[PDB]
Context: bound to proteins that are not shown
RNA sequence: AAAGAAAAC
DNA sequence: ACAATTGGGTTTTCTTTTC
DNA sequence: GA
DNA sequence: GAAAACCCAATTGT
Numbered sequence: 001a002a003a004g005a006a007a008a009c
Numbered sequence: 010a011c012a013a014t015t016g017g018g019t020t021t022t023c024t025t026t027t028c
Numbered sequence: 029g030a
Numbered sequence: 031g032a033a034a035a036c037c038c039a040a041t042t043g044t
Stems, first nucleotide, its partner, number of pairs: 004023001006021004010044007027030002
């Protein structure tokens, strides 16, 4: 850096 | 105009990225 | 190796 | 080498 997920307002 | 880009805003975190 |  | 991504109108480099 790109991808799989999760959380808060 | 033509085809590609993009999609209301902010903050945090994890193990995997060729089968 | 595909 | 059949999963399948499917959208659909305002911006932007050309």